[PDB]
Context: one part of a larger RNA, bound to proteins that are not shown
RNA sequence: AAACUGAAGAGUUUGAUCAUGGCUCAGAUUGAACGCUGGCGGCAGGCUUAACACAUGCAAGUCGAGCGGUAACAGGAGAAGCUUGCUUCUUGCUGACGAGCGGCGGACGGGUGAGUAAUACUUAGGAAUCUACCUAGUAGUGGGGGAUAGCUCGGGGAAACUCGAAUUAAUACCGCAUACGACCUACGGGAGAAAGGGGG
RNA sequence: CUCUCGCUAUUAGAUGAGCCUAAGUCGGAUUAGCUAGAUGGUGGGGUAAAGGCCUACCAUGGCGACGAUCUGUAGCUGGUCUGAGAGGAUGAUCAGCCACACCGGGACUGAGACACGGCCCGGACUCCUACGGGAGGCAGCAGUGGGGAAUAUUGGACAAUGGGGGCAACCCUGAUCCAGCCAUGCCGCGUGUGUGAAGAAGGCCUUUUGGUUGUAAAGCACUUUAAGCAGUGAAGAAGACUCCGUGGUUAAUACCCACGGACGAUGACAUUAGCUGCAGAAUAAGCACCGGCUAACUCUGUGCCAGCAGCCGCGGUAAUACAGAGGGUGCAAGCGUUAAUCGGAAUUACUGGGCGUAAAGGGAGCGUAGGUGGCUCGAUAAGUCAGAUGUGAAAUCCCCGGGCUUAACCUGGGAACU
RNA sequence: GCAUCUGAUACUGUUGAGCUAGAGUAUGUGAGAGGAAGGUAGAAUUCCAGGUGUAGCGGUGAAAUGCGUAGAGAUCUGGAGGAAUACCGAUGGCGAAGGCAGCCUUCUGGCAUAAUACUGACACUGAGGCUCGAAAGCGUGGGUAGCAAACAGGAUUAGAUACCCUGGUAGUCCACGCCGUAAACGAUGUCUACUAGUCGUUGGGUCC
RNA sequence: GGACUUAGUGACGCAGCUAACGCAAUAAGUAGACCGCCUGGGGAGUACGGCCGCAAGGUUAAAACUCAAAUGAAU
Numbered sequence: 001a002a003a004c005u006g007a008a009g010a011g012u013u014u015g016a017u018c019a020u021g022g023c024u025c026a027g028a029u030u031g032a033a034c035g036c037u038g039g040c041g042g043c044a045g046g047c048u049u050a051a052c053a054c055a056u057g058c059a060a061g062u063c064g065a066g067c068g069g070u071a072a073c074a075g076g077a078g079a080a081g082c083u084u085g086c087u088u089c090u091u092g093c094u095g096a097c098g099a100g101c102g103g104c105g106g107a108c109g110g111g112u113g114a115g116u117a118a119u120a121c122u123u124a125g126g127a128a129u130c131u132a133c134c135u136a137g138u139a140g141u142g143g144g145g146g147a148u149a150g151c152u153c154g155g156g157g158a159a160a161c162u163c164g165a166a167u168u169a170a171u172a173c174c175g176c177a178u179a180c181g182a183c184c185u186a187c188g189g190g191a192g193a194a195a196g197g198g199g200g
Numbered sequence: 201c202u203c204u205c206g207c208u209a210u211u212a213g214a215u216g217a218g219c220c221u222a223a224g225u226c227g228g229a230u231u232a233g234c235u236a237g238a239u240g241g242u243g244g245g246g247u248a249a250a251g252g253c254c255u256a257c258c259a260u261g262g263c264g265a266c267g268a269u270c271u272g273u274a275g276c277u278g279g280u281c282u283g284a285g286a287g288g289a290u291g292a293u294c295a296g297c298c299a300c301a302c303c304g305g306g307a308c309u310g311a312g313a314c315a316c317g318g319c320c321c322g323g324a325c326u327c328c329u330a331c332g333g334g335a336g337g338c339a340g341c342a343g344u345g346g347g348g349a350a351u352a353u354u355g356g357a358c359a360a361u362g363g364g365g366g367c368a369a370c371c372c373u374g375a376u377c378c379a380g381c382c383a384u385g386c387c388g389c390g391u392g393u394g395u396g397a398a399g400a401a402g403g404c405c406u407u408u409u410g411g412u413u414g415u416a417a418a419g420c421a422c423u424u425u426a427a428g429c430a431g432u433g434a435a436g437a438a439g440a441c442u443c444c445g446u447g448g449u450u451a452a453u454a455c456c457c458a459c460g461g462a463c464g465a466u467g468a469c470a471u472u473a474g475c476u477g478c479a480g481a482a483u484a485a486g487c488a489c490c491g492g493c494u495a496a497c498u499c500u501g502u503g504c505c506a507g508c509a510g511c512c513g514c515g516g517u518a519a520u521a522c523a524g525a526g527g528g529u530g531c532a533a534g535c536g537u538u539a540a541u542c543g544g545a546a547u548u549a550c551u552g553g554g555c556g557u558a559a560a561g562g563g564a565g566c567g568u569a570g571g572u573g574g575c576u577c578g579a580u581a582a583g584u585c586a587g588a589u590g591u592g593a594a595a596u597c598c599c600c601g602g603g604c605u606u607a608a609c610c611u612g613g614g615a616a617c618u
Numbered sequence: 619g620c621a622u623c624u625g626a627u628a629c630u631g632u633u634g635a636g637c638u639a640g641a642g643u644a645u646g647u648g649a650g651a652g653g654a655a656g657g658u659a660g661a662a663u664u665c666c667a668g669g670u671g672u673a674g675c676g677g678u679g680a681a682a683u684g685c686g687u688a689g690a691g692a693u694c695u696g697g698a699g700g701a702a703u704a705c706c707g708a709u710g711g712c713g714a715a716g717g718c719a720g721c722c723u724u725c726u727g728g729c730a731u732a733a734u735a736c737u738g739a740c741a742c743u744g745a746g747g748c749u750c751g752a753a754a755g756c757g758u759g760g761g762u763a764g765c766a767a768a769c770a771g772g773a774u775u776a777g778a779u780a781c782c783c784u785g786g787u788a789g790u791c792c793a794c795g796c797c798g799u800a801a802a803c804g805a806u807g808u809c810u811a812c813u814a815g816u817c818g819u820u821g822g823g824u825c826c
Numbered sequence: 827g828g829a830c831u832u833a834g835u836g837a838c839g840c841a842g843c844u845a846a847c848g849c850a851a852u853a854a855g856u857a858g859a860c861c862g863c864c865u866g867g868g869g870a871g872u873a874c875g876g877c878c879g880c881a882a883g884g885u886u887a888a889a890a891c892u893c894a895a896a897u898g899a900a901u
Stems, first nucleotide, its partner, number of pairs: 009025004015901001017899003027542002030539001032538005040388005045382002047347001052345003056342003061104003066101001074094002078089001111300003121224006129217002134213007142176001144174002152165002155162002183190002196205002199202001226272003233263003238260008275297004279290004302323005325336004353379001355378003361375001362373004392422002395419001402413004426483001428478005436469001442462007486531005491512003497526005507514002553864003556847002561861001563750004570743003574637005580631001582630002584626004589621003598614006640740001641737002644734002647730001652726007664698007674685002711718002755796006764790002769785004807860006816837001818835001821832006842849002866893003875886004
């Protein structure tokens, strides 16, 4: 430099004409259907109707490095009936995980367009906001207690499950002390936090 | 005695959500008035936050022909077709915002929900029940019934790009990447290529003898893309872990983080993309139409009958218009019909139409809102024009380059988003 | 495209001062069926009361219904009542249209021109809205000559629910209200500026 | 008696416009402001609903369906 390239009519009212005026065709197009026909690849597209009812399988789990534990599986250690090479039970000792407690996720990803004529959208602004996870910083993370699921005992129900007594641990829960900020303040002063785990 | 992940208070960022303001935004006047917590004000409560959000009292205000109220219809947008443009129609796929999760309502938890695969109450429907009571929501991916003109497999893997949890090992992921089916759209390719005459035979027409099918065929000489066989074979992979060195760290060469090396653990697709060979024309052409618009014409049968048609129209005994043969025309893994949208349609005319007789001047005046409006000199800069900034997301459209053997497709950068 | 500032000032919007050329206003005049209310004049039709007078009148293309020997028609003298206003009269005049005709009076709105004096954009158009709006028609009350829808009878006709005819009620006429429609036509919305010429004609003006 | 000019009132006739008739300073010509109206012929200024009227009826004003025409000027 470029983005600045694009415009056809025809048939039909009349004995014939011109105008007017309608109707019809020639194009492109599509989440397309139906008819005949149908070899192959690449990239796309595939319930526009019943937001009608849904069989079935999957689509949201993970964490033992928060905690008590051990239902299963593998081991290790011994107990070894040893049956001499068969082998069994005790322990959470180990890899690990059923169930239960506690954090994170499940408000994302994915689906539909029923409702909505305006708490919708597009556009341009604004002020009175909160914001897990994340980046930079500061001040901390002390000391306590009673609980409670699993676990036990006895029940209740066909099941979904539930009720009693007792009882265990936490990064579960409730106090107390501290306060860089932060909150209230009549600015004189007042009150508010937390938890520990793992590597050497 | 440390570094570390976590926790509590909080400042700043980043992201996300909530709130508000001005405009634009379908049809209907055979829908003219509509509102009484209604508009505003104070005290109080409620919110993370402004607010009639709510409440006690006070005033009488608030919107309306610039379209309020009431109804029909509908998610909006970037975009997608059509069109020279202006416009018209539309809102599948891809991406942004909104609303919903069997129907109605309420809230809990949480930073974030009034929560698709969470809770509670009621509701209809389906299921189990020992008859007292319990369970459910495929508008998530497949899939079944039903409706319909009509739309797919009850598939593979987390290998890659992401998301959730974890210190990591690793687990989940119908998101995602792929795979099966469909000509549903676009693109590409093949169904062969040459040479071939007393113009073989047959079909059709014919003035019965010529023409046509027709280089078409047969014969003859090649070629093997695609399909099938045999191999071969990239790329999608990012280098995990482990060993070693360096710095930071600390009391520490431990531990941890970062960086730099050696190393080869990882592929659903997959029997890959591509490459090389094996035999042989061998595996593959159909649809519509031929009066005119409109490219293509004759016979035979029929006789306003059977039938065709988009319009004019054809068919009543010599049909280029119906049905069949020959020939030909256009497309070609397609071809037509139908349905819809724009165009042609200057046939809603702003670009870009008319109103004496073809449709159209109101029976005439008056005047409300509104529309337009003399001359000169100033202020103003609202409309108008010009320049600066931000924005007008990405994709898509357009231009120039690049990658797939080409194309569709993908892709960088400008332009454009008036 | 949107908001933001920045500039431009020809045009439009908002404005300050001014001008007369658009539109108005004051004075003098002329024209007209402009409108409304009353009065009145003359032909003519109709009916009535009389006189003269006799067999038709009326009508049609031809007739018939109808009037007439109860004296019609014709003629003539008296009245009573309604409507319209010949001639003038002219593609003349006035009015926004619809429309408006004898003559005098009262009230009344427009237009034309004449030179001055004045205000100084007051202007045009006009969604709704309102005012008027032929003829017919409607309501109440009056009036009712002519004419005449409807209705009666006579004719032609194949029939004639018509054209022709002899009658004829509503209506047309007046007061007050409705109606709001016409081929309400120039089939031509209103208002501006511009664009050869010619002969008419109505109302003014100015000249020789 | 004529010439001149004004607001109406008619008949011809250029440019110009129109499908053609014709219009032609009283435009249907060249421009401007505003208003009203038209989108094939019927169905139809019809039905329904408003509004008005004593009534007759006026005003606003469709759709279903139907045919390829219905029209104007001029030869």